[PDB]
């Protein structure tokens, strides 16, 4: 350089164009308990990488950028 895939809550991750998009676990609140834990109630939280564009309507469809990660690099 080529092929091929990824990008979403603070980490890890899921999705059949039709909800300012969803677990867990994290945080935060109350509670138990002498207390901290476990436990038992509850909350809020994203500009879905970024840029175009198809549609009434993009997380999702196409189409560069930028990163990631597999491969591929050969006969002399």
């Nucleotide at each position: 350089u080529c092929c091929u895939u990824g990008u979403u809550a603070g980490c890890u991750c899921a999705g059949u164009u039709g909800g300012u998009a969803g677990a867990g676990c994290g945080u935060u609140c109350g509670g138990c308990u002498u207390u901290u834990a476990a436990c038992c109630g509850a909350a809020a939280u994203g500009u879905c990488a970024g840029g175009g564009g198809u549609u009434c309507g993009a997380g999702c469809c196409c189409c560069c950028u930028a990163u990631g990660a597999g491969g591929a690099g050969c006969c002399a």
An RNA structure (tRNA) from Saccharomyces cerevisiae (strain ATCC 204508 / S288c), in which 76 nucleotides are resolved. The entry is indexed under stalling dicodon codon pair, TRANSLATION. Taxonomically the source falls in Saccharomyces cerevisiae (Eukaryota, Dikarya, Ascomycota, Saccharomycetaceae). Rfam match: tRNA. About the family: Transfer RNA (tRNA) molecules are approximately 80 nucleotides in length. Their secondary structure includes four short double-helical elements and three loops (D, anti-codon, and T loops). Further hydrogen bonds mediate the characteristic L-shaped molecular structure. tRNAs have two regions of fundamental functional importance: the anti-codon, which is responsible for specific mRNA codon recognition, and the 3' end, to which the tRNAs corresponding amino acid is attached (by aminoacyl-tRNA synthetases). tRNAs cope with the degeneracy of the genetic code in two manners: having more than one tRNA (with a specific anti-codon) for a particular amino acid; and 'wobble' base-pairing, i.e. permitting non-standard base-pairing at the 3rd anti-codon position. Rfam classes the family as a transfer RNA. Clan: tRNA clan. The PDB entry is titled "Structure of yeast 80S ribosome stalled on poly(A) tract". Released in 2019, the model rests on electron microscopy data to a resolution of 3.1 angstroms. The entry has 75 different proteins, among them 40S ribosomal protein S16-A, 40S ribosomal protein S22-A and 40S ribosomal protein S11-A. The reconstruction used 229,084 particles.